[PDB]
RNA sequence: GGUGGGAGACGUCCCACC
Repeated sequence: GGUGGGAGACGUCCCACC
C1' cells in the first nucleotide's frame, strides 16, 4: 500500500494478514 473488520463530524483513521 491493498484486502477484511471496527468506528466517526468528517479527512480518514486504527488493528490483523499479505
An RNA structure, in which 18 nucleotides are resolved. The depositors describe the entry as "SOLUTION STRUCTURE OF THE KISSING DIMER OF H3 GACG STEM-LOOP IN THE 5'-END DIMERIZATION SIGNAL OF MOLONEY MURINE LEUKEMIA VIRUS GENOMIC RNA". Released in 2000, the model rests on solution-state NMR data. Primary citation: Kim and Tinoco Jr., Proc.Natl.Acad.Sci.USA (2000), "A retroviral RNA kissing complex containing only two G.C base pairs".